Solved structure of RNA, 35 nucleotides shown. Primary citation: Shandrick et al., Angew.Chem.Int.Ed.Engl. (2004), "Monitoring molecular recognition of the ribosomal decoding site". It was solved by X-ray diffraction to 1.7 angstrom. Crystals were grown from: Ammonium sulfate, magnesium acetate, cacodylate, pH 6.8, VAPOR DIFFUSION, HANGING DROP, temperature 293.15K.
């Protein structure tokens, strides 16, 4: 440099809720 | 306010060059 996974309290964009 | 997709960044984690 890069691929792939995870993350409420970084971002905003579409969508369907209460 | 909650939720689904989904951007640009961060963190951690496993890798490859």
């Nucleotide at each position: 440099g890069g691929u792939g996974g995870u993350g409420a309290a970084g971002u905003c964009g579409c969508u369907c809720g209460g | 306010c909650g939720a689904g997709c989904g951007u640009c960044a961060c963190a951690c984690c496993a890798c490859c060059c």